[PDB]
Context: bound to proteins that are not shown
Molecule: RNA product strand
RNA sequence: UCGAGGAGGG
DNA sequence: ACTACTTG
DNA sequence: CCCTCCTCAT
DNA sequence: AAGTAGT
Numbered sequence: 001u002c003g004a005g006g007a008g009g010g
Numbered sequence: 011a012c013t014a015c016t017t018g
Numbered sequence: 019c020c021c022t023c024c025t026c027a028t
Numbered sequence: 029a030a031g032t033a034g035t
Stems, first nucleotide, its partner, number of pairs: 003026008011035007
Other pairs, nucleotide, nucleotide, family: 015030cWW016029cWW
C1' cells in the first nucleotide's frame, strides 16, 4: 500500500 | 394537511 | 473551495 | 433544519 476521526492553514 | 425527502 | 498534520485500528 | 415535492 485500507479508511475513519480529530486538530489546523487562507 | 401530513409525510417524504436531499443537501449543505 | 483548496491544502497541511497527527492518532487510531483491518 | 430548511425547504420543497409528493401522498